[PDB]
Context: bound to proteins that are not shown
RNA sequence: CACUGGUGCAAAUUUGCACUAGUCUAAAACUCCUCGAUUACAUACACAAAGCA
Repeated sequence: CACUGGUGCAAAUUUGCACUAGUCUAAAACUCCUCGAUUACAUACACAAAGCA
RNA backbone atom coordinates (compact mmCIF):
# COMPACT_ATOMS: atom_id res chain seq x y z
P C A 1 0.84 5.38 0.73
O5' C A 1 -0.44 4.45 0.99
C5' C A 1 -0.38 3.03 1.24
C4' C A 1 -0.72 2.23 0.00
C3' C A 1 -1.98 1.36 0.00
O3' C A 1 -2.55 1.35 -1.30
C1' C A 1 0.00 0.00 0.00
P A A 2 -3.74 2.35 -1.67
O5' A A 2 -3.04 3.41 -2.60
C5' A A 2 -2.05 4.31 -2.11
C4' A A 2 -1.04 4.59 -3.19
C3' A A 2 -1.61 5.32 -4.39
O3' A A 2 -1.71 6.71 -4.10
C1' A A 2 -0.23 3.57 -5.14
P C A 3 -3.00 7.50 -4.57
O5' C A 3 -2.92 7.47 -6.16
C5' C A 3 -1.90 8.20 -6.86
C4' C A 3 -2.09 7.94 -8.34
C3' C A 3 -3.50 8.17 -8.87
O3' C A 3 -3.73 9.57 -9.06
C1' C A 3 -2.67 6.14 -9.74
P U A 4 -5.18 10.27 -8.73
O5' U A 4 -6.11 9.90 -9.98
C5' U A 4 -5.68 10.13 -11.33
C4' U A 4 -6.53 9.31 -12.26
C3' U A 4 -8.02 9.26 -11.94
O3' U A 4 -8.59 10.53 -12.26
C1' U A 4 -7.26 7.10 -12.48
P G A 5 -10.10 10.92 -11.84
O5' G A 5 -10.95 10.21 -12.96
C5' G A 5 -11.71 9.13 -12.62
C4' G A 5 -12.32 8.50 -13.83
C3' G A 5 -13.76 8.14 -13.53
O3' G A 5 -14.67 9.12 -14.02
C1' G A 5 -12.53 6.18 -13.89
P G A 6 -15.85 9.62 -13.08
O5' G A 6 -16.78 8.36 -12.90
C5' G A 6 -17.36 7.79 -14.08
C4' G A 6 -18.03 6.49 -13.74
C3' G A 6 -18.97 6.55 -12.55
O3' G A 6 -20.25 7.01 -12.96
C1' G A 6 -17.52 4.72 -12.28
P U A 7 -21.13 7.92 -11.99
O5' U A 7 -21.67 6.91 -10.90
C5' U A 7 -22.26 5.66 -11.28
C4' U A 7 -22.39 4.76 -10.06
C3' U A 7 -22.86 5.43 -8.78
O3' U A 7 -24.26 5.72 -8.82
C1' U A 7 -21.05 3.98 -8.28
P G A 8 -24.89 6.76 -7.83
O5' G A 8 -25.16 5.91 -6.54
C5' G A 8 -24.50 6.31 -5.37
C4' G A 8 -24.58 5.22 -4.37
C3' G A 8 -24.57 5.73 -2.95
O3' G A 8 -25.92 5.68 -2.55
C1' G A 8 -22.67 4.40 -3.31
P C A 9 -26.49 6.81 -1.66
O5' C A 9 -25.94 6.44 -0.23
C5' C A 9 -24.72 7.01 0.20
C4' C A 9 -24.29 6.36 1.47
C3' C A 9 -23.99 7.35 2.58
O3' C A 9 -25.09 7.37 3.48
C1' C A 9 -22.02 6.25 1.93
P A A 10 -25.82 8.74 3.84
O5' A A 10 -24.70 9.58 4.57
C5' A A 10 -23.97 9.05 5.70
C4' A A 10 -22.50 9.38 5.64
C3' A A 10 -22.01 10.56 6.47
O3' A A 10 -21.69 10.17 7.80
C1' A A 10 -20.82 10.29 4.40
P A A 11 -22.64 10.59 9.03
O5' A A 11 -21.65 10.60 10.27
C5' A A 11 -21.46 11.77 11.07
C4' A A 11 -20.54 12.75 10.38
C3' A A 11 -20.73 14.22 10.76
O3' A A 11 -19.48 14.88 10.60
C1' A A 11 -20.85 14.02 8.45
P A A 12 -18.24 14.54 11.56
O5' A A 12 -17.43 13.44 10.74
C5' A A 12 -16.10 13.73 10.25
C4' A A 12 -16.16 14.34 8.87
C3' A A 12 -15.09 15.37 8.55
O3' A A 12 -13.81 14.83 8.25
C1' A A 12 -17.16 16.21 7.87
P U A 13 -12.59 15.82 7.92
O5' U A 13 -13.19 16.78 6.80
C5' U A 13 -12.93 18.20 6.81
C4' U A 13 -12.78 18.76 5.41
C3' U A 13 -12.60 20.29 5.34
O3' U A 13 -11.25 20.76 5.24
C1' U A 13 -14.06 19.45 3.62
P U A 14 -10.05 19.70 5.07
O5' U A 14 -8.92 20.47 4.24
C5' U A 14 -9.17 21.09 2.97
C4' U A 14 -9.15 20.07 1.86
C3' U A 14 -8.08 20.28 0.78
O3' U A 14 -7.11 19.25 0.48
C1' U A 14 -10.29 20.30 -0.18
P U A 15 -7.47 17.66 0.46
O5' U A 15 -8.68 17.56 -0.58
C5' U A 15 -9.87 16.75 -0.43
C4' U A 15 -10.15 16.39 1.01
C3' U A 15 -10.34 14.91 1.28
O3' U A 15 -9.06 14.31 1.43
C1' U A 15 -12.13 16.06 2.23
P G A 16 -8.84 12.83 0.98
O5' G A 16 -9.90 12.04 1.88
C5' G A 16 -9.69 11.99 3.29
C4' G A 16 -10.69 11.09 3.94
C3' G A 16 -10.82 9.72 3.30
O3' G A 16 -9.84 8.94 3.94
C1' G A 16 -12.96 10.63 3.77
P C A 17 -9.64 7.44 3.55
O5' C A 17 -10.80 6.69 4.34
C5' C A 17 -11.15 5.36 3.99
C4' C A 17 -12.64 5.20 4.08
C3' C A 17 -13.20 4.11 3.19
O3' C A 17 -12.81 2.84 3.68
C1' C A 17 -14.58 6.03 3.08
P A A 18 -12.00 1.88 2.74
O5' A A 18 -13.14 0.92 2.17
C5' A A 18 -14.19 0.51 3.04
C4' A A 18 -15.45 0.24 2.27
C3' A A 18 -15.28 -0.44 0.92
O3' A A 18 -15.01 -1.83 1.08
C1' A A 18 -16.81 1.34 0.70
P C A 19 -14.07 -2.59 0.07
O5' C A 19 -15.03 -2.83 -1.17
C5' C A 19 -16.27 -3.56 -0.98
C4' C A 19 -17.24 -3.19 -2.06
C3' C A 19 -16.77 -3.51 -3.48
O3' C A 19 -16.84 -4.89 -3.83
C1' C A 19 -17.61 -1.32 -3.43
P U A 20 -15.63 -5.52 -4.61
O5' U A 20 -15.69 -4.78 -6.00
C5' U A 20 -16.90 -4.75 -6.74
C4' U A 20 -16.79 -3.83 -7.93
C3' U A 20 -15.60 -4.02 -8.83
O3' U A 20 -15.78 -5.19 -9.61
C1' U A 20 -15.97 -1.72 -8.51
P A A 21 -14.60 -5.75 -10.47
O5' A A 21 -14.79 -4.98 -11.84
C5' A A 21 -13.65 -4.59 -12.58
C4' A A 21 -13.92 -3.36 -13.39
C3' A A 21 -12.74 -2.96 -14.26
O3' A A 21 -13.03 -3.55 -15.49
C1' A A 21 -13.38 -1.15 -12.89
P G A 22 -11.91 -4.19 -16.31
O5' G A 22 -10.94 -2.97 -16.56
C5' G A 22 -11.31 -1.94 -17.46
C4' G A 22 -10.23 -0.89 -17.52
C3' G A 22 -8.81 -1.39 -17.72
O3' G A 22 -8.67 -1.34 -19.11
C1' G A 22 -8.89 0.30 -16.06
P U A 23 -8.12 -2.48 -19.88
O5' U A 23 -6.67 -1.96 -20.24
C5' U A 23 -5.54 -2.23 -19.41
C4' U A 23 -4.28 -2.22 -20.23
C3' U A 23 -4.14 -1.07 -21.22
O3' U A 23 -2.83 -0.57 -21.21
C1' U A 23 -3.89 -3.11 -22.34
P C A 24 -2.51 0.68 -20.42
O5' C A 24 -3.21 1.84 -21.25
C5' C A 24 -2.55 2.49 -22.35
C4' C A 24 -3.30 3.73 -22.82
C3' C A 24 -3.97 4.56 -21.75
O3' C A 24 -3.08 5.51 -21.23
C1' C A 24 -5.50 4.13 -23.46
P U A 25 -3.15 5.87 -19.76
O5' U A 25 -2.63 4.57 -19.03
C5' U A 25 -1.23 4.34 -18.80
C4' U A 25 -0.84 4.74 -17.41
C3' U A 25 0.45 4.16 -16.87
O3' U A 25 1.57 4.91 -17.29
C1' U A 25 -1.25 4.23 -15.21
P A A 26 2.97 4.26 -17.44
O5' A A 26 3.35 3.75 -16.00
C5' A A 26 3.90 4.62 -15.03
C4' A A 26 4.12 3.84 -13.76
C3' A A 26 4.98 2.59 -13.88
O3' A A 26 6.35 2.90 -13.79
C1' A A 26 3.15 2.35 -12.34
P A A 27 7.28 2.73 -15.01
O5' A A 27 7.39 1.16 -15.16
C5' A A 27 8.05 0.35 -14.18
C4' A A 27 8.07 -1.07 -14.65
C3' A A 27 6.72 -1.78 -14.72
O3' A A 27 6.31 -1.91 -16.06
C1' A A 27 8.49 -3.20 -13.98
P A A 28 4.89 -1.49 -16.42
O5' A A 28 4.01 -2.67 -15.85
C5' A A 28 3.68 -3.81 -16.61
C4' A A 28 2.41 -4.42 -16.08
C3' A A 28 1.16 -3.58 -16.28
O3' A A 28 0.06 -4.45 -16.29
C1' A A 28 1.59 -3.78 -13.99
P A A 29 -0.76 -4.60 -17.56
O5' A A 29 -1.95 -5.53 -17.09
C5' A A 29 -2.89 -5.08 -16.13
C4' A A 29 -4.25 -5.59 -16.50
C3' A A 29 -4.36 -7.10 -16.67
O3' A A 29 -4.39 -7.78 -15.44
C1' A A 29 -5.45 -6.04 -18.45
P C A 30 -3.80 -9.21 -15.31
O5' C A 30 -4.86 -10.15 -16.01
C5' C A 30 -6.08 -10.48 -15.36
C4' C A 30 -6.83 -11.56 -16.07
C3' C A 30 -6.19 -12.93 -16.14
O3' C A 30 -6.10 -13.62 -14.91
C1' C A 30 -7.35 -12.46 -18.14
P U A 31 -4.82 -14.50 -14.58
O5' U A 31 -4.86 -15.61 -15.68
C5' U A 31 -5.88 -16.58 -15.70
C4' U A 31 -5.71 -17.47 -16.89
C3' U A 31 -4.32 -18.06 -17.07
O3' U A 31 -4.05 -19.17 -16.23
C1' U A 31 -5.12 -17.24 -19.12
P C A 32 -2.62 -19.46 -15.74
O5' C A 32 -1.88 -19.89 -17.05
C5' C A 32 -0.58 -19.40 -17.35
C4' C A 32 -0.30 -19.63 -18.80
C3' C A 32 1.16 -19.60 -19.22
O3' C A 32 1.75 -20.89 -19.09
C1' C A 32 -0.09 -18.15 -20.59
P C A 33 3.14 -21.10 -18.41
O5' C A 33 4.08 -20.12 -19.25
C5' C A 33 4.32 -20.39 -20.63
C4' C A 33 5.12 -19.25 -21.25
C3' C A 33 6.32 -18.75 -20.44
O3' C A 33 7.48 -19.55 -20.59
C1' C A 33 5.00 -16.90 -21.12
P U A 34 8.41 -19.83 -19.32
O5' U A 34 8.87 -18.38 -18.91
C5' U A 34 9.06 -18.04 -17.55
C4' U A 34 9.30 -16.58 -17.49
C3' U A 34 9.80 -16.01 -16.19
O3' U A 34 11.20 -16.16 -16.27
C1' U A 34 8.04 -14.67 -17.00
P C A 35 12.06 -16.49 -14.93
O5' C A 35 11.87 -15.18 -14.03
C5' C A 35 12.41 -13.92 -14.46
C4' C A 35 11.86 -12.82 -13.59
C3' C A 35 12.04 -13.06 -12.11
O3' C A 35 13.31 -12.63 -11.67
C1' C A 35 9.83 -12.37 -12.52
P G A 36 14.01 -13.40 -10.47
O5' G A 36 13.07 -13.00 -9.24
C5' G A 36 13.17 -11.68 -8.68
C4' G A 36 12.14 -11.52 -7.60
C3' G A 36 12.26 -12.50 -6.45
O3' G A 36 13.07 -11.95 -5.41
C1' G A 36 10.04 -12.48 -7.25
P A A 37 14.52 -12.58 -5.10
O5' A A 37 14.22 -14.14 -5.13
C5' A A 37 15.31 -15.06 -4.81
C4' A A 37 15.28 -16.30 -5.66
C3' A A 37 15.11 -16.10 -7.16
O3' A A 37 15.77 -17.09 -7.95
C1' A A 37 13.24 -17.29 -6.30
P U A 38 17.33 -17.03 -8.13
O5' U A 38 17.91 -17.65 -6.78
C5' U A 38 17.86 -19.04 -6.51
C4' U A 38 18.14 -19.23 -5.04
C3' U A 38 17.84 -20.61 -4.49
O3' U A 38 18.96 -21.49 -4.61
C1' U A 38 16.87 -18.96 -3.08
P U A 39 18.98 -22.60 -5.72
O5' U A 39 17.98 -23.72 -5.23
C5' U A 39 17.40 -23.80 -3.94
C4' U A 39 16.03 -24.39 -4.10
C3' U A 39 15.74 -25.12 -5.41
O3' U A 39 16.47 -26.29 -5.80
C1' U A 39 13.88 -23.81 -4.86
P A A 40 17.02 -26.37 -7.32
O5' A A 40 17.31 -24.83 -7.67
C5' A A 40 18.21 -24.32 -8.67
C4' A A 40 17.64 -23.05 -9.30
C3' A A 40 17.36 -23.16 -10.80
O3' A A 40 16.00 -23.46 -10.94
C1' A A 40 18.88 -21.40 -10.41
P C A 41 15.63 -24.71 -11.76
O5' C A 41 16.01 -24.27 -13.25
C5' C A 41 15.24 -23.26 -13.94
C4' C A 41 15.97 -22.75 -15.15
C3' C A 41 16.31 -23.78 -16.22
O3' C A 41 15.22 -24.06 -17.12
C1' C A 41 18.22 -22.43 -15.74
P A A 42 15.06 -25.53 -17.73
O5' A A 42 16.24 -25.65 -18.81
C5' A A 42 16.30 -24.82 -19.94
C4' A A 42 17.63 -25.03 -20.61
C3' A A 42 18.04 -26.45 -21.01
O3' A A 42 17.72 -26.64 -22.37
C1' A A 42 19.76 -25.43 -19.75
P U A 43 16.30 -27.33 -22.78
O5' U A 43 16.68 -28.06 -24.13
C5' U A 43 17.66 -29.14 -24.06
C4' U A 43 17.71 -29.91 -25.35
C3' U A 43 18.63 -31.12 -25.39
O3' U A 43 17.98 -32.28 -24.91
C1' U A 43 18.94 -29.83 -27.35
P A A 44 18.46 -33.01 -23.63
O5' A A 44 19.78 -33.76 -24.13
C5' A A 44 19.71 -34.96 -24.92
C4' A A 44 21.00 -35.74 -24.83
C3' A A 44 21.54 -36.00 -23.42
O3' A A 44 22.19 -37.25 -23.42
C1' A A 44 23.05 -34.64 -24.59
P C A 45 21.48 -38.44 -22.71
O5' C A 45 21.28 -37.88 -21.23
C5' C A 45 22.40 -37.77 -20.31
C4' C A 45 21.91 -37.82 -18.89
C3' C A 45 22.92 -37.38 -17.85
O3' C A 45 22.98 -35.96 -17.84
C1' C A 45 21.89 -39.38 -17.12
P A A 46 24.35 -35.18 -17.62
O5' A A 46 24.83 -35.62 -16.16
C5' A A 46 24.10 -35.24 -14.97
C4' A A 46 24.66 -35.95 -13.76
C3' A A 46 26.18 -35.90 -13.60
O3' A A 46 26.59 -34.72 -12.94
C1' A A 46 25.51 -38.13 -13.44
P C A 47 27.97 -34.02 -13.35
O5' C A 47 29.05 -35.09 -12.88
C5' C A 47 29.16 -35.43 -11.51
C4' C A 47 30.15 -36.53 -11.29
C3' C A 47 31.56 -36.30 -11.83
O3' C A 47 32.23 -35.34 -11.03
C1' C A 47 30.92 -38.51 -12.28
P A A 48 33.25 -34.33 -11.65
O5' A A 48 34.46 -35.24 -12.17
C5' A A 48 35.24 -35.98 -11.24
C4' A A 48 36.14 -36.96 -11.95
C3' A A 48 37.05 -36.42 -13.05
O3' A A 48 38.30 -35.99 -12.50
C1' A A 48 35.83 -38.27 -13.86
P A A 49 39.07 -34.73 -13.09
O5' A A 49 39.44 -35.16 -14.57
C5' A A 49 40.39 -36.18 -14.83
C4' A A 49 40.45 -36.40 -16.32
C3' A A 49 40.74 -35.16 -17.15
O3' A A 49 42.14 -34.87 -16.98
C1' A A 49 38.88 -36.29 -18.05
P A A 50 42.72 -33.39 -17.16
O5' A A 50 42.29 -33.02 -18.64
C5' A A 50 43.08 -33.28 -19.80
C4' A A 50 42.27 -33.07 -21.06
C3' A A 50 41.99 -31.63 -21.44
O3' A A 50 43.19 -31.10 -21.99
C1' A A 50 40.00 -32.87 -21.61
P G A 51 43.98 -29.93 -21.18
O5' G A 51 42.93 -28.73 -21.14
C5' G A 51 42.59 -27.99 -22.33
C4' G A 51 41.79 -26.76 -21.97
C3' G A 51 42.36 -25.86 -20.88
O3' G A 51 42.25 -24.50 -21.29
C1' G A 51 40.12 -26.31 -20.41
P C A 52 43.43 -23.79 -22.09
O5' C A 52 44.20 -23.00 -20.94
C5' C A 52 45.55 -23.35 -20.70
C4' C A 52 46.21 -22.39 -19.75
C3' C A 52 46.63 -21.05 -20.37
O3' C A 52 45.71 -19.95 -20.18
C1' C A 52 48.55 -22.30 -19.73
P A A 53 45.68 -18.69 -21.23
O5' A A 53 47.16 -18.10 -21.15
C5' A A 53 48.02 -17.98 -22.31
C4' A A 53 49.13 -16.99 -22.01
C3' A A 53 49.16 -15.72 -22.85
O3' A A 53 48.18 -14.75 -22.50
C1' A A 53 51.37 -16.50 -22.45

The PDB entry is titled "the selenomethionine(SeMet)-derived Cas13d binary complex". An RNA structure from uncultured Ruminococcus sp., in which 53 nucleotides are resolved. Crystals were grown from: (0.5% (w/v) Tryptone, 0.1 M HEPES sodium (pH 7.0), 16% (w/v) Polyethylene glycol 3350). Protein in the same entry: The selenomethionine (SeMet)-labeled Cas13d.